The RNA (16S ribosomal RNA; mRNA) has 1533 modelled nucleotides. The entry is indexed under translation, ribosome, 3S, 50S, 70S, tRNA, mRNA, bacteria, RNA-protein complex, inhibitor, antibiotic, aminoglycoside. It holds a match to the Rfam family "Bacterial small subunit ribosomal RNA". The family is grouped with related families in Rfam's "SSU clan". Rfam links the family to the GO terms ribosome and structural constituent of ribosome. Rfam 15.1 lists 42,628 matches to the family in 10,626 species. Crystallisation conditions: 4% PEG20K, 4% PEGMME 550, 100mM Tris/HAc, 200mM KSCN. Bound small molecules: TC007 (8UZ). Prokhorova et al. published it in Proc. Natl. Acad. Sci. U.S.A. in 2017: "Aminoglycoside interactions and impacts on the eukaryotic ribosome". The entry has 47 different proteins, among them 30S ribosomal protein S8, 30S ribosomal protein S15 and 50S ribosomal protein L35. Entry title: Crystal structure of aminoglycoside TC007 co-crystallized with 70S ribosome from Thermus thermophilus, three tRNAs and mRNA. Method: X-ray crystallography, resolution 2.95 A. The entry became public in 2017.

Context: bound to proteins that are not shown
RNA sequence: UUGGAGAGUUUGAUCCUGGCUCAGGGUGAACGCUGGCGGCGUGCCUAAGACAUGCAAGUCGUGCGGGCCGCGGG
RNA sequence: UCCGUGGUCAGCGGCGGACGGGUGAGUAACGCGUGGGUGACCUACCCGGAAGAGGGGGACAACCCGGGGAAACUCGGGCUAAUCCCCCAUGUGGACCCGCCCCUUGGGGUGUGUCCAAAGGGCUUUGCCCGCUUCCGGAUGGGCCCGCGUCCCAUCAGCUAGUUGGUGGGGUAAUGGCCCACCAAGGCGACGACGGGUAGCCGGUCUGAGAGGAUGGCCGGCCACAGGGGCACUGAGACACGGGCCCCACUCCUACGGGAGGCAGCAGUUAGGAAUCUUCCGCAAUGGGCGCAAGCCUGACGGAGCGACGCCGCUUGGAGGAAGAAGCCCUUCGGGGUGUAAACUCCUGAACCCGGGACGAAACCCCCGACGAGGGGACUGACGGUACCGGGGUAAUAGCGCCGGCCAACUCCGUGCCAGCAGCCGCGGUAAUACGGAGGGCGCGAGCGUUACCCGGAUUCACUGGGCGUAAAGGGCGUGUAGGCGGCCUGGGGCGUCCCAUGUGAAAGACCACGGCUCAACCGUGGGGGAGCGUGGGAUACGCUCAGGCUAGACGGUGGGAGAGGGUGGUGGAAUUCCCGGAGUAGCGGUGAAAUGCGCAGAUACCGGGAGGAACGCCGAUGGCGAAGGCAGCCACCUGGUCCACCCGUGACGCUGAGGCGCGAAAGCGUGGGGAGCAAACCGGAUUAGAUACCCGGGUAGUCCACGCCCUAAACGAUGCGCGCUAGGUCUCUGGGUCUCCUGGGGGCCGAAGCUAACGCGUUAAGCGCGCCGCCUGGGGAGUACGGCCGCAAGGCUGAAACUCAAAGGAAUUGACGGGGGCCCGCACAAGCGGUGGAGCAUGUGGUUUAAUUCGAAGCAACGCGAAGAACCUUACCAGGCCUUGACAUGCUAGGGAACCCGGGUGAAAGCCUGGGGUGCCCCGCGAGGGGAGCCCUAGCACAGGUGCUGCAUGGCCGUCGUCAGCUCGUGCCGUGAGGUGUUGGGUUAAGUCCCGCAACGAGCGCAACCCCCGCCGUUAGUUGCCAGCGGUUCGGCCGGGCACUCUAACGGGACUGCCCGCGAAAGCGGGAGGAAGGAGGGGACGACGUCUGGUCAGCAUGGCCCUUACGGCCUGGGCGACACACGUGCUACAAUGCCCACUACAAAGCGAUGCCACCCGGCAACGGGGAGCUAAUCGCAAAAAGGUGGGCCCAGUUCGGAUUGGGGUCUGCAACCCGACCCCAUGAAGCCGGAAUCGCUAGUAAUCGCGGAUCAGCCAUGCCGCGGUGAAUACGUUCCCGGGCCUUGUACACACCGCCCGUCACGCCAUGGGAGCGGGCUCUACCCGAAGUCGCCGGGAGCCUACGGGCAGGCGCCGAGGGUAGGGCCCGUGACUGGGGCGAAGUCGUAACAAGGUAGCUGUACCGGAAGGUGCGGCUGGAUCACCUCCUU
RNA sequence: GGCAAGGAGGUUUUUUUUUUUUUUU
Ligand code: 8UZ
Repeated sequence: UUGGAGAGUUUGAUCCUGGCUCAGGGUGAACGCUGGCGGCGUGCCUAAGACAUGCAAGUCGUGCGGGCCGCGGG
Repeated sequence: UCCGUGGUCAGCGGCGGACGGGUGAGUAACGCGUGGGUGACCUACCCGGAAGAGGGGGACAACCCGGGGAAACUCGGGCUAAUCCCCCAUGUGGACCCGCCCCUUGGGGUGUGUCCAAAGGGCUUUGCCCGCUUCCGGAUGGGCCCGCGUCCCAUCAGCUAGUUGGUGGGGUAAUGGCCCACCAAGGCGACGACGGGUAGCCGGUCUGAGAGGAUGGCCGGCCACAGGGGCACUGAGACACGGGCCCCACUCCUACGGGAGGCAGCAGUUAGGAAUCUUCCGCAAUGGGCGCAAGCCUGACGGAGCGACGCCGCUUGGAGGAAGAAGCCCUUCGGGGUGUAAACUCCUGAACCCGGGACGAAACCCCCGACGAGGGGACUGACGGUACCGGGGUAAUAGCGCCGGCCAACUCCGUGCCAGCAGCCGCGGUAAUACGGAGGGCGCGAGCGUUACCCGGAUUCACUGGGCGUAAAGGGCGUGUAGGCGGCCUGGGGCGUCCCAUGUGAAAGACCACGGCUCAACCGUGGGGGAGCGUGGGAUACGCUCAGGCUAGACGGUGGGAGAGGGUGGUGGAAUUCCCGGAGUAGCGGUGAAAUGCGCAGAUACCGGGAGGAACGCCGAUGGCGAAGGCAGCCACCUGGUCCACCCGUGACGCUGAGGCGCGAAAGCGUGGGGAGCAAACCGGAUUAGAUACCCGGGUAGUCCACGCCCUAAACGAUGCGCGCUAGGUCUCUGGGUCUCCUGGGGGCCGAAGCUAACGCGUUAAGCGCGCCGCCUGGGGAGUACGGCCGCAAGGCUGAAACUCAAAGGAAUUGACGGGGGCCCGCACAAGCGGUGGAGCAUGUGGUUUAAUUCGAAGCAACGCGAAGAACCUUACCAGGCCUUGACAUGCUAGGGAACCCGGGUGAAAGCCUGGGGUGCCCCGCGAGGGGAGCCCUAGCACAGGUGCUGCAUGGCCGUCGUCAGCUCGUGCCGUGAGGUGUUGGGUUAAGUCCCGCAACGAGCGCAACCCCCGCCGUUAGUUGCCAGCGGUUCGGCCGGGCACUCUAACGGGACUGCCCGCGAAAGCGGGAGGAAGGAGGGGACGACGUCUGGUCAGCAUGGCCCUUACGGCCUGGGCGACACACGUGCUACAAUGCCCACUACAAAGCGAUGCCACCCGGCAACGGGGAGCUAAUCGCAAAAAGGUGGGCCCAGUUCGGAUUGGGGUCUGCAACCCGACCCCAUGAAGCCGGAAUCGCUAGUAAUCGCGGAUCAGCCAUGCCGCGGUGAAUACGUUCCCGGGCCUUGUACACACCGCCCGUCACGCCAUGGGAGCGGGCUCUACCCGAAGUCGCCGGGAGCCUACGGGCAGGCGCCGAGGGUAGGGCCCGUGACUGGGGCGAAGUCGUAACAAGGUAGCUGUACCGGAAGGUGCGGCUGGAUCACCUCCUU
Repeated sequence: GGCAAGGAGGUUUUUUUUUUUUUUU
C1' cells in the first nucleotide's frame, strides 16, 4: 500500500496446451417494440458534395464639403 | 427668399473589417506537446515618463457638364473641404555610414557629418477635455530558431542539384539555401533515410488493479483550410471565410446586345447515408466594434424550439381489504396457481383552474465634490406572466427483454430434422423446461432490447507478466561485421543514477471538502498532488568513462598423446559381370507356386587365362573424429581441429552475434570422362475384380571421376552458444600421476536435490542463474499467391490476405481392436460315424396373390419360433346382417318386476317381436298392497370397451455373450488427475480352484458345496414279489403260507486324493490298492457386474397418444390352408447288414372309473354292438419295436419306394366344399445316395428301434417334452478355420475394426491467383504555350503630372496557376478464359494412412500413374515382432 | 555366477495376394 473474482466449449474419462465464446464498463449512435412530465446537456461520425431566401461587421455630424426635408426668417 | 440646427442619402477622411463564428480537407511536419533561445525580431488601440503641434502649397470624390448602357451605371471636361497629400522650419529625440569606449553574435555609449516630426475638433473660451507628432520604458499579442517526444508497411533500401557547405548579394520586423550569381563536393540513411499507407496534435476522454490499451466528439489551447488553384494589394497585423486580381470546374440572370455567385457563419434546401434539429426570440445580460457621449451594430452571445440521443429528477397511486370472487392456467380431479392482485371502503391529489409574480440590473448616464475619490439619484428583461408562491382540483400511461447450461427464472399445448432457434456448447427425427402460443416465473422500467465499435476479462505480444525435447516455437553448420553484454584491486572526473532547492507543469475535467438551484444531474468556492523537463546546490555504491595495477577468464611457449577429421597422389585382395581356352550334358534360373528369361547354335555347375568398374569382409564396438553435412582396405605427402603435462610468456586481449562470407547428405543440373554391380523411367512374366503396385525377368538416366551449379532434409538429441553454481553409483574411449586408487578431456546407462501437463530430464540438464542471438502467438487457406532476390533448369529464400472452422494439438488413463506377441480352453479344427444341400411329402418363412390371405419373431440368438392342437369356436383379418349403458365392472335415479321357467312367429345366425307358467317375506298384510333386503327388465347417467400406436416412455419375464471365470468393494499405499494397487507375478485347477510371492489387508457378487435323478450297501416296511425248503397245486403265486429275494419308497451309510509309493517348497500332479463307485462317478437343477436402445404394449401389468351407434360388441360365411417361385427345419425313401408274411421273446415311463376299455359277437377293416374289472403296484391303454426262428423275394424303377389320383366306407362333431383323421379296392409318381456348400455327435454318446404324455371333440404330430431297447467309430495333435480366457504390445479406434480414414471425379455456393487486355486514381521526367501578380531593365521616333536629373502610363524580361505534347512508376477496379482453394445429411472410383493397416511409416528429391499414391536414392524412428549382443538397477 | 523383471541401445528376421461397411444422437 484503497488494489486484482471468473465461466462455457477439444476426451469415454484425465491433465496440459491453445483458440473461440460469455458475465462488466463505454458511445455524437443507429434499428425494432413501447413512450407520461421536467431539468441539464447534447444532435451531419457520411459528400471539405451541391446550394433558393433572409440574416451573420460596423461605426463617428466632437475629422470635412454637399441632397432633400423640419424654419427664426433677415 | 433667408441664415441657424435638427434628421436623412451617399461621398471624402478615421478606426474596425487580421477579432469574434465554421470546418478537419490538407499535414507524419518544429504541425503539436514539453522544456528552452532571440547579441536576429515586430507589436495598432491601452498605461507610464521627456519634448513639440511655426508657416507655406496642392490634388480626388461629392455636386455640375457630356457620352455608353436593357441595366449594374462606367469614361472623359471642370470648382471644393479637411484629422487628405506635399513642401519649408524646429529637435528633446531617433535613423544611418566612419572612429573610439564598454560589452561581447546585430547589446549599451558617445564624437563628427547627413537625415527625420504634426492635426486639428470641441465646449463650461482663455481654461480644460478628445485627438496629433517624435522618442525611451511597460503591457499584451505574435514571428523565427533549437534539444526531446509523436502511427503502420523494409513485400518501400538506398535518397539528394538549391541538393550540403562557402563568399557576396537580393529580401524581410528579423535569422536562414528564403531567394539569386559564383565557388567547393558535399548533405541524409538499418538509431530506418527515401517511398507507400493512414492520421489535424494536445488538455482530455473510455477502460484497466496498475503497467498499459483505445481514443481526440461537445468545452478549452495550438495548427490548417474558406468551391479548386495561384497571386499580391492595403495595413501595426492578412497573402484576408462574408476584401481584390487571374485561371479552372460548376450554377445563375439577361431586354441575351452582356454580366453574377462561392453557407466548412446562423437557420434552411438538396444529395449521400443506418443517422443527426428551428428559415425561432433578443441585444435584457456577458463580450466585441466604433463613438466625448447619448447610442448604433453584434445569428459572439443569452435564451427559446425539435429529438427518450445521454445523464438526473418525477408520475401512472396510498392504507385497508377472502383461507381467498370471476376469468384464465396447471391438476394425482382431492386440489395447486395468478393473488391483496381485483372488486370494494377510506386517505391523498400529477394533470388542470384562479390569483399573485421573480433573482439574473448595476453600472454607462444624471446632481454635489474637480466629469477624480466618495456619496447621491434615474433608465433598462429576450427568457415570460415563465419559474416559483398562494388557493382551488381529477386516482390519473406501461412497457421490453429473458426463463436448456454458462445465467436470475417451468409447466401445459401445438409442431415432428418440418416450421423454426442459436453469443459459445447446441436444440428440433410423435411426451421438446432449447421451436411457436399459453399460464406461470425472472430482470429492468419510459424505457427495454438489437446491431456496430473501444478497453476489460486475455500473463492470448507477457515492462509489470509467457514461452521454444514430444503441444506453435532453436536458425542445417560454421566463421565473423555492427550492436548488446562483460573478471579482481586503486584513483580522477560525475555521463547514467541518486538527494535537495527552485522555475515550470494554463483554464476547464478528474479527486477531496464545503456551498447554490426544493434533491440530483448540472453548477460554484477552496484544497491536494505526481510525472517530465529548465536552473542552482550536493552524493559516488553501481553502470559509464580516462588513468594506473593484477592474475583466476581468454590467448601463447615447451614437451608429449589419440583419432574412419580434411585435400592429393599411389596401391591390394575378395567378389559380380563380360570375353578366351579347356573339360562336361540337359537343364539352369526363379517363386507362395509359377511364368517370362537363359540353354543342344552346348547353357548351369567346374578349372585355367584376361578385361573393367564399383565397394572395402574379419578387425568393428552401443568405439573414434568432425561445427554440421559427414568421415572406414593399405601406403606416402600436405593439412585442420583437439587433449594432457609442467605453470614459462602476454595481461581482460572476453562472450554472443542482425547483416556478410564460407561449408552443406541424397536427388537433381551443365560440360567432359567412366559404366562391373544396382537401378527411377520404361518392357515383359506373374498376382488381382483391376494392379499404371508389392513378387519375378529384363533395363535407361543415375549411381563413380574432374571441374562448375543447385542449397534441400525426420540437415534430429525434433534440445542455439558461452560461463558459474546444484549427490552419487556403474561401464567405456583417451591422456597424466606418489598407477588396489587419484586426476583431465570425451562417449553411454541408472539416479540426490530440483524441474516437468505427463512422458521424462537430471555435472553431456529439460535443475539454479547471467549474457547475446534465432524462433513461437489457434486449425485450415499455404510454405500457396503477389512482389523481390537467387538459379541453366528443377526450383530455393523471403512470405501474405480473402475465405472458413470450434476446434486443431501434447502426454498420460481405461477399454476395445490387430491379417501383434506368449500362455491356455470349447466337437473349433483335426480324427471318425450319421446327416443336410438333390427327390416326394410335412411344417415354418420370404415373396407373389387375395375381399382378406390377421399379427409378431429377422445372422449367430427370426424361420416344426409365440402356435402344448386355426373346419365353426379359437380369431385379432375380410364381406355381409345386426346391438348402442353395450358381451364384462362399479355406484345413482325412475318406471315394470319376485327372483324364474318353458314356449311362440321370424331370421343364415345374431337380432327383433310374443301369451302362459311366477308370487316366498320385510310388511298397512280383512281388502288398496305402498313399496322393501332381492336379482331380473327396459330407460337415462356417471362410465365401460379397444389383440388400435408407441418394447425408442415402462414393469415383469425371457434369449444371448456364456457355466465363460470372471466383475467389484472397504480401508491403506501410489498418481496433480482420469486411474492404479489388491485381481500383476511363479505354480496349479473344470474354475479369481488352491499354493507360494507380494504395499497390501480383508471383504462381497460369481466358481464350488448344500438340492433332485442314476450307480453299491443297510435300516424301516409286506393284497406288487416267491418256494428261494416243505405243503396242497384245478397248474397261472393259484391256495396255505412266508418276505428272504425282486421291487416299492422314505431314512440313513458311502470317498474324502482319507492310506501306500513317486514328484514337488506347498497346492497339486503321476501311480498303486481298495471298493459298486474314485480324483468334482455319470446327468440334472442352478447363469456374476453387465451386454445387445436385444425379445415381447398380441399372456398380463402399465405412462403417453388415439377410437366412441365405432378402431367397441353379437352373428353367418369366408380367410389365416391361397401358389410362377425362393429359404430354414423335418419325415419317408432310393433297397439284399434289405423288403414282405408267419411263429416266438425282453422294456421304461406315463395316462385313464364325465375316462381307459379286458372279453364275446357283426365286420377284410376303420369300426360297430354287447358287456366284466378298475376312483387303479390290485382292472385298462399294451402289441413294445428293433431282435430270434422259419419261410418267401433275387438285383429289377423291383414283393424297392409310397407321392398323386379314382372309387367305396368308418368315427368325431350342429357341420368336415373350401379345410379333419383313419380303413379298404384301384392307382401306383420323383427317387438308382444328391452341385457349390453345410450340420450333429467324445459313450451308453452318435446311429437306429419303438413306447408315453401334455394340447386335445377330432386332427393335418413327421412337431415338442420325455421313456426305455439294441448299441459303433475316433481323437496323433493344436499348425490352420469359428468362439473365448489371462498377460503383454501398438493404436489416428471409443458409434470402440461391422471402427477410422485418403485423394481424384460429379453437382452447388463463396472468396482468391493468373489472364489478350479494358477503365480509373495518384505520381514522376522532359519539353512547348502561358493569365493574374510581384520583382528587375526601358520609359525611347512617343503621352500625362513634374515636386525637370522625378513620378505615372506604356514597353521588354525572369519566375509563374495551369493548359498541351510525350514517356515512365505505383495503386484500385474490371476481363473471354484459366489455376488451385474453402464450404455444402445420406453421388462415383478405389484403400494410401492409423493394429507388422495386410509392402513399417514418415522424409528431401527425382521419375511415373485416374485417384489416393508407386518406385529409385539417401535420411529419421516419431518401428513392429523373434531372437543376438549388451548397457543399467532390482 | 546365472533362469528370472527390465528399458534403451544396436544386430537379425517377417509366413502369396485378397476390398468395403449410407446420414443423424
Ligand atoms: O597429431 C601435434 C601434436 O596428427 C602432436 N600438434 C600430435 C599431432 N603431438 C597427429 O592426423 C596426425 O598422424 C595427423 C596423426 N595420429 C597422428 O597424433 C596425430 O594434422 C594435427 N593432428 O598438422 C597438424 C598439427 C599442426 N597444426 C596435425 C595436429 O596439429 O598435430 C598434432 O601427435